Keywords: RNA polymerase II elongation complex actinomycin D, N-5 state, Transcription. An RNA, together with DNA: 58 nucleotides with solved positions. The entry also models zinc and magnesium ions. The sample was in a buffer at pH 7.5. The entry has 13 different proteins, among them DNA-directed RNA polymerase II subunit RPB1, DNA-directed RNA polymerase II subunit RPB2 and Actinomycin D. The work is reported in "Stepwise transcription stalling by the anti-cancer drug Actinomycin D and insights into short tandem repeat transcription inhibition" (Zhao et al., Nat Commun, 2026). Entry title: The structure of RNA polymerase II elongation complex paused at N-5 state by actinomycin D.
Context: bound to proteins that are not shown
DNA sequence: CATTTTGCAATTAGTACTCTTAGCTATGAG
DNA sequence: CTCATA
DNA sequence: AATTGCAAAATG
C1' cells in the first nucleotide's frame, strides 16, 4: 500500500 | 379444448472509529 | 542453492 | 423477507 476479518460511535 | 406443474439465487440505514493479520508451500533442477 | 509450477 | 424471473413436456 492492497485485501479480509474483528470490535466499536451515533 | 383444457388445464398444469416444477424447481431457488441476488439484493437488500447511512456515515465514522479503532485494531490484527497476510499476502500458491512444496518439490524437482540446472 | 533459490526460482518455476501444481 | 421478498421479489423474480417460465420453458419446457406430458396428457387423454
Nucleotide at each position: 500500500c492492497u485485501a479480509a476479518g474483528a470490535g466499536u460511535a451515533c